[PDB]
Context: bound to proteins that are not shown
RNA sequence: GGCCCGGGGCGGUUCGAUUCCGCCCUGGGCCAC
Numbered sequence: 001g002g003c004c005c006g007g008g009g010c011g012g013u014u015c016g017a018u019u020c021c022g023c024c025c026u027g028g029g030c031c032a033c
Base pairs, nucleotide, nucleotide: 001031002030003029004028005027006026007025008024009023010022011021012020
């Protein structure tokens, strides 16, 4: 860096979002030889 599981803050969109589109904190695993 990318991928998987988790906590917490927001923005946007929507009749209606924890549940779609994203953003900032952050904990833990895996891959690459």

Background: An RNA structure (tRNA (33-MER)), in which 33 nucleotides are resolved. The entry is indexed under protein-rna complex, TRANSFERASE-RNA COMPLEX. The work is reported in "Complete crystallographic analysis of the dynamics of CCA sequence addition" (Tomita et al., Nature, 2006). Crystals were grown from: 50mM HEPES, 20% PEG 3550, 0.2M Tri-lithium citrate, 80mM (NH4)2SO4, pH 7.5, VAPOR DIFFUSION, temperature 297K. It was solved by X-ray diffraction to 2.5 angstrom. The PDB entry is titled "Complex structure of CCA-adding enzyme with tRNAminiDC and CTP". It was solved together with CCA-adding enzyme.